Solved structure of RNA, 22 nucleotides shown. The structure was determined by solution-state NMR and released in 2001. The entry is an ensemble of 18 models. The PDB entry is titled "NMR Solution Structure of an In Vitro Selected RNA which is Sequence Specifically Recognized by Hamster Nucleolin RBD12". Primary citation: Bouvet et al., J.Mol.Biol. (2001), "Recognition of pre-formed and flexible elements of an RNA stem-loop by nucleolin".
RNA sequence: GGCCGAAAUCCCGAAGUAGGCC
Numbered sequence: 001g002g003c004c005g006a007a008a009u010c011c012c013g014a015a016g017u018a019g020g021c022c
Stems, first nucleotide, its partner, number of pairs: 001022004
C1' cells in the first nucleotide's frame, strides 16, 4: 500500500474485522 480473506460468536451480522501473504 496492494492482494486475501478466516475462525469465533460475545448470533443481526460481529466483518468486510482478525489473521495471513505480495